[PDB]
Context: one part of a larger RNA, bound to proteins that are not shown
RNA sequence: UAUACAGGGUGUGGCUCGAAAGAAGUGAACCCUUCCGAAGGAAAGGGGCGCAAGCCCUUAGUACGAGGAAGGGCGAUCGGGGUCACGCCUUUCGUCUUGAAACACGGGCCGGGGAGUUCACAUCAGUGGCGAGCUUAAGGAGAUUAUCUCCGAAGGCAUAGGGAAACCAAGUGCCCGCAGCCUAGUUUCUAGGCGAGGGGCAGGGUCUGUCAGGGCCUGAAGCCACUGAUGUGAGGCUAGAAACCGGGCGAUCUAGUCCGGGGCAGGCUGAAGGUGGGGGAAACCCCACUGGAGGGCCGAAUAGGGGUUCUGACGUGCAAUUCGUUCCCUUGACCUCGGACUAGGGGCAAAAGACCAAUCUAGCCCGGUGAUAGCUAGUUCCCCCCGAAAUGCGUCCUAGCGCAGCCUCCCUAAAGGCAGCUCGCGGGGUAGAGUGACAGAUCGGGGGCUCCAGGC
RNA sequence: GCCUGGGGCUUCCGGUCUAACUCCGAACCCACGAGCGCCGAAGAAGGGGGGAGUGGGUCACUCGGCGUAAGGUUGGGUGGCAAAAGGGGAACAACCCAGACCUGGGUUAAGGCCCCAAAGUCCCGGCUAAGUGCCAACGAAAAGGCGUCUCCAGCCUUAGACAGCGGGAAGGUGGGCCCAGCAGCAGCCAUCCUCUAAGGAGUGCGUAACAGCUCACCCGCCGAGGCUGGAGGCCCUAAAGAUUGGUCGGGGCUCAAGCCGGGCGCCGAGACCCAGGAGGGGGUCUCUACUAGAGAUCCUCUGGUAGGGGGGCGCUGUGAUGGGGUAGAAGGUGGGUCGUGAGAUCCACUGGACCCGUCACAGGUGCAGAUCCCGGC
Numbered sequence: 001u002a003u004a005c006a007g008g009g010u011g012u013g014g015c016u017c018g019a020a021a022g023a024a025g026u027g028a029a030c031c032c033u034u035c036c037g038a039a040g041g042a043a044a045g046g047g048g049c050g051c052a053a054g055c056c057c058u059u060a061g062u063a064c065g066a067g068g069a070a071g072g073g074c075g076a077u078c079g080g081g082g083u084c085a086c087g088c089c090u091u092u093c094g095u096c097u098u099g100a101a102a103c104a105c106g107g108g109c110c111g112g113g114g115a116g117u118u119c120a121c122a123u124c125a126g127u128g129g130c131g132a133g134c135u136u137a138a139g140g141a142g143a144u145u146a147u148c149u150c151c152g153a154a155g156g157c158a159u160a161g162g163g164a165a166a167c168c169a170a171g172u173g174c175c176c177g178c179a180g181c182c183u184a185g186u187u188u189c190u191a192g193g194c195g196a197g198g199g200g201c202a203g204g205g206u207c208u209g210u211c212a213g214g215g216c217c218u219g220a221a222g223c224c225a226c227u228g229a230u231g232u233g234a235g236g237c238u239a240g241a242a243a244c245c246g247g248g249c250g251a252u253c254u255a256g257u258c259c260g261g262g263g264c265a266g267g268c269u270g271a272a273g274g275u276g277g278g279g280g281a282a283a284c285c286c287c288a289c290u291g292g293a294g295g296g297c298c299g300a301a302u303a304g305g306g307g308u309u310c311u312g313a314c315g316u317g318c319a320a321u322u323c324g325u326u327c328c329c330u331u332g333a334c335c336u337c338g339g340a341c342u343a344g345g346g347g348c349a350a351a352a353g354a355c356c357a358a359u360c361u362a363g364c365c366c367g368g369u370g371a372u373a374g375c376u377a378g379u380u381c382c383c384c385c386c387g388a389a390a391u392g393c394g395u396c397c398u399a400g401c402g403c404a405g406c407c408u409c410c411c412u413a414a415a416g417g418c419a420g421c422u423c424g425c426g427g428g429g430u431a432g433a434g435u436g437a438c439a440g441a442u443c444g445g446g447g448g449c450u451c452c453a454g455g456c
Numbered sequence: 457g458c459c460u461g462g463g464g465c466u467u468c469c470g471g472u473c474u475a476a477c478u479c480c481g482a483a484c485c486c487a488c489g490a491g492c493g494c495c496g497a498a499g500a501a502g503g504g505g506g507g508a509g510u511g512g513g514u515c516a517c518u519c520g521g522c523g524u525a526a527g528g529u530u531g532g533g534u535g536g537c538a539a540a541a542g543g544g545g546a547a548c549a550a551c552c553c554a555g556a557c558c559u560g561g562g563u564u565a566a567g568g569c570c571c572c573a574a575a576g577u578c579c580c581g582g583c584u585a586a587g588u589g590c591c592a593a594c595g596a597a598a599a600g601g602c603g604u605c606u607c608c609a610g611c612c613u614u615a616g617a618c619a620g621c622g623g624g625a626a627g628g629u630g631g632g633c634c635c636a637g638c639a640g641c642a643g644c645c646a647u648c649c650u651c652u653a654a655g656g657a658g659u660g661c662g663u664a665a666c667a668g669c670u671c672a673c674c675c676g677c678c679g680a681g682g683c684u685g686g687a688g689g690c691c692c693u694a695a696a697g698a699u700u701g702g703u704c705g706g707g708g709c710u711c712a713a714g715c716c717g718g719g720c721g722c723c724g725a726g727a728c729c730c731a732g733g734a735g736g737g738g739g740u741c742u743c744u745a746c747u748a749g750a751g752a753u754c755c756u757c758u759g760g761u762a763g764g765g766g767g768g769c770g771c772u773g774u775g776a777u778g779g780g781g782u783a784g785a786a787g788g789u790g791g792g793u794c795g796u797g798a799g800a801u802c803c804a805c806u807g808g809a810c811c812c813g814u815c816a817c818a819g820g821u822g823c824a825g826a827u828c829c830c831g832g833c
Base pairs, nucleotide, nucleotide: 008089009088010087011086012085013084014083015082016081017080022078023077030073031072032071033070034069036067040064045058046057047056048055049054092107093106094105095104108833109832110831111830112829113828118234119233120232121231122230123229124228125227126226127225128224129223130222133157134156135155139151140150141149142148161168162167172202173201174200175199176198180194181193182192183191203218204217205216206215207214208213237378238377239376240375244368245367246366247365248364249363255342256341257340258339259338260337261336262335263334264332266298267297268296269294273290274289275288276287277286278285280284304329305328306327310324312323313322344360346356347355381768382767383766384765385764386763391404392403393402394401395400405510406509407507408506409505410504411503412502416495417494418493420492421491422490423489424488426486427485428484432480433478434477439474440473441472443470444469445468446467447466448465449464450463451462452461453460454459455458456457513537514536515535516534517533518532519531520530521529522528542553543552544551557733558732559731560730561729562728563727567723568722569721570707571706572705576720578719579718580717581716582715583714589709590708599693600692601691603690604689605688606687607686608685609684610683611682612681620677621676622675623674624673627649628648629657632645633643656671660669661668734758735757736756737755738754739753740752741751742750743749744748769822771819772818773817774816775815776814777813779812780811781810787806788805789804790803791802792801793800794799
C1' cells in the first nucleotide's frame, strides 16, 4: 500500500539508520543587529498631460538587490543512507540511414571468454651516435659460456650527372634581403653599413634541334639505431557462402540384374478337344453333358502387396511420414527372403532428373583451406583542442576506386592579404518594349487593277 | 454598259503574338585601379611535408525546365538538419528566436496575457448572430443575397419627388390590310386633334371574338427627401463520408475570450549584461642533474558526427629501489572520504598465505550488443 501509472533528476515535508572511516564543545544547527554592495531598480505622496488604458517632472539611482564582513544569543546535532506523499522536467538501448527510428533490425537474467596483431621492404616523424663518410652481416677468438669483450667493411647507402647506346662529363657572379653584428642617436631606432641561411635573374654538364629553343642535372650532408604512423605482400580486425579440385569410404536403405529358396483362405465363368441324341442324301446345323484354357472375374483388420477419398485424426505426434475410414491388386511383366555384381562426372533407371544409408540438376569423409567476398553483422578506458563531405572529370562505371575541392598536425619563410563597400573606367542582351528593323505567325476596314459567275 | 459575289496583286489605316525573333533595353552581376573597412610581425601571403574522411543527401524560402498535379523529378541562390541544445509552433529532424565551459543575479527576442498556464476578464472607434470564428507555414471556388455596414457616379425633389389612395382612367374608331371576327398584343405597318389644371393611334393578361383589369399622362390628397447603376467589409447559401466516438489542444466564450483599424502596460530563453569558478592557446618571468615537474603574472577563447591531434587512469609479467607490508595477505559484503572523470584510498565484518608504492620496459592488456561461445538461473 485496494480512487487510481511508467522512473530517473530535482524542491518542500513525514517516518526511520546513524560505532567507525566525514565536520563538530578549540563550538554543529538555528536565531538577532550593524556595515559594504555588482548588473539592475521601485512605489506611496506632490505637480502636469490624455475620452481612456496610461504617460511625464520630483520622490531617486533612494528603498531594495547576488554576494561579502563584523559582532551578540542559544547551545548538540549536521553532512550522508533507506522509503513514502505532493509540485515541476523527462518516449526504448545499439545500428544502417536524408530521416531512418518507432508497427525498422539485434536485444529474458547473471558470471566467465571474446575482435588492428607479427614479419619484410619503402617513405615520413620525435630523439640519440658518428660525420664526407656511416654501418657491420655471415663468422672467428676469449670468457664467470644463449648475456659480455675484442676482431671481421665483404657488401650496402651517400659522395656526379646526362644518354637507348657508342660516348661525354659540372659545382660560379650579379641583384634584393630576414635574423644577427657594428656605428650614430638610444631622440628611441628598415638611420646607415656588413649581411650566414632565403628569393630572383644568369652561368656550368649532358641529350636533342641547322640558331633562339626544349628535357634532366649542378649553389658540398649523409649513414646507423630505438619508437610511432601509413602503403604493399603474406590468414592479416573478427565471423560468414554457394562452389571447384586431390585421394579414399559406402548397394544392411534404395535401383537393376543373376544364383538358391519360401508363399497366394474360399468361390465363379467355362476356350479348344471328347461322347450321346434330333435333323435333313450330302456338306453340315441344333441341344444336353463331359473337359478345365485365360498377363479372365468376386474375395481374409494383422495371409501377402499397394496407397485413391475424406483435402478425417495428429501436426512442440505413438511416429523427422503414423493412425482411422473409403478404396486398389491377388496364377501372374505376381509377392517376398539369403547370397552375389555394378561406385561419383561414375552406377542403375517400365524415364519422375527418380534412387545410390533421414544427403542427389552430380553422395559422403579427410585434405588444398583460415579458399574469395566492391556485400551483411560485431569491433572493449577517461578528459581536452580543431572540425568536414554528400560536389566535378575518368572508369565493364553508378552498393567501388583514381585525380582535384573541403578537415587536421608539423617545419619554413618574412610584409602584405581580400570574405565587404564607395568612386573611376569597361563587359553583357535577361525582364520589359516593339513589329514599316530582320524571320515567322495573326484579325478587320478604305482605294486602285484583273478574271470568273449571276442579274438588268 | 451597270450592279452583286469569289479569287489574285498593289496601296493606305487600325488590332493580336514569339523558348529556338530584335531597330532597342533596365534593375542586376562581373574584370581592373585607387580609397575605406577588417586581419597581420603573439595568433604570419608564398614553399615543403605526415594522416584522413567524403563521391546515397534532405527540407523551407526564392528564380526556373518537364508534368493535370505530388511530401514528384531535374537545375541556380540563401538557410537549417545532417553534425545543434535551449525558448515558441498542442505534440513536431527541416518553420520563428537563438548558437549550451559550470553555478548564482538581471534585461530582453519569438510568442503570449479568461482557466488549464507566468502575465490584461486592458483602452478607443466599428462589424458579425452563424458557435461563423478562437489557424503564419494548416481546411474551399465560380455563382446568388439592398442580410446588414460604408464610401463614387448619375437622375428626380416645397414651382410639392417616390409609394399609395379616388377619379379622369378616354374619344373618329372597335380606323384599319387579311378576315364570320383577333375590335393594341393571330401574318407587314403608318400615324392624325374636340385639347389644357387631362392622356399615347395604346402593355401583360387573355379571349373563336369580345369585353374588362392592367401599360401611359393629369387632377385631388399627403407633406420629406427619393430612384437607378459601381465597388468594398463581415456574414448566409453554394459546403456531402466512414477507417469506431464531440470541435479552436480542451473548458468554454456573444457591446466577446470572435473579426477589422489603432494604442498602452506586463510576462517570457542557456540570447545580451554582472559576480564567482574551471580549462585551452599565446606573450612575459622564477626554480629544479629536467624524456619532466612546481610556480607568479597579462591577453583572448568555450556545441559538435566522420576524422586528425595533446595528456592521463586501469590489468598481467621483467630489471631496479629512498622502498616496503604480512599469519592480522589476496579476494568478498556493506559503508566513509578524495578526484570533472577513468579511478584511488580508508572503516567494520568475512577470510587463512601471500602482496604492494615509485622509476623504466614488455603485452594473449579494459565489453552491453556479434540470430556471439560456454555455465548457471